An RNA, together with DNA: 16 nucleotides with solved positions.
The entry is indexed under DNA, RNA, hybrid, propynyl, DNA-RNA COMPLEX.
Primary citation: Znosko et al., J.Am.Chem.Soc. (2003), "NMR Studies of DNA Single Strands and DNA:RNA Hybrids With and Without 1-Propynylation at C5 of Oligopyrimidines".
The structure was determined by solution-state NMR and released in 2003.

RNA sequence: AAAGGAGGA
DNA sequence: CCTCCTT
Numbered sequence: 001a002a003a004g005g006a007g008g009a
Numbered sequence: 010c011c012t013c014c015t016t
Stems, first nucleotide, its partner, number of pairs: 002016007
Other pairs, nucleotide, nucleotide, family: none
C1' cells in the first nucleotide's frame, strides 16, 4: 500500500 | 463507536 483480527469505551 | 499492531 490494501485488508483482517484484537483491545479500550 | 474509536485507535492499535499484523500480514